This is an experimental structure of RNA (tRNA Gln) with a sequence from Homo sapiens, with 75 nucleotides shown. It comes from the structure "Cryo-EM structure of human Elp123 in complex with tRNA, acetyl-CoA, 5'-deoxyadenosine and methionine". It holds a match to the Rfam family "tRNA". Gene Ontology term of the family: triplet codon-amino acid adaptor activity. The family is grouped with related families in Rfam's "tRNA clan". The entry also contains Elongator complex protein 1, Elongator complex protein 2 and Elongator complex protein 3, not shown here. Method: cryo-electron microscopy, resolution 2.87 A. The entry became public in 2024. Keywords: Elongator, tRNA modification, acetyl-CoA hydrolysis, TRANSLATION. Abbassi et al. published it in Nat Commun in 2024: "Cryo-EM structures of the human Elongator complex at work".
[PDB]
Context: bound to proteins that are not shown
C1' cells in the first nucleotide's frame, strides 16, 4: 500500500432466498430435612458494524473493523 479469503451463545462447530438458527463444552434451577462438586430432568444464552438488489437476505452486490496469505513500502 495494493493485492486472494475468514467473522454465528463465554468456547468447538451445522443450515439450501419462506411465512420466524440444530448440536456439543461452560452455567444456573428442582427432585433434597443425607448434596455448591455426583445422578435423573427441566432451563438461560447468537447470525459484528453501515448502505443495499430481490415480494422477501445470517446466505448475493458495494463497503468499514479485525484476522489469514505475497511482495511491501518504510525508516
Nucleotide at each position: 500500500g495494493g493485492c486472494c479469503c475468514c467473522a454465528u451463545g463465554g468456547u468447538g462447530u451445522a443450515a439450501u432466498g419462506g411465512u420466524u438458527a440444530g448440536c456439543a463444552c461452560u452455567c444456573u434451577g428442582g427432585a433434597c430435612u443425607u448434596u455448591g462438586a455426583a445422578u435423573c430432568c427441566a432451563g438461560c444464552g447468537a447470525u459484528c458494524c453501515g448502505a443495499g438488489u430481490u415480494c422477501a437476505a445470517a446466505u448475493c452486490u458495494c463497503g468499514g473493523u479485525g484476522g489469514g496469505a505475497c511482495c511491501u513500502c518504510c525508516a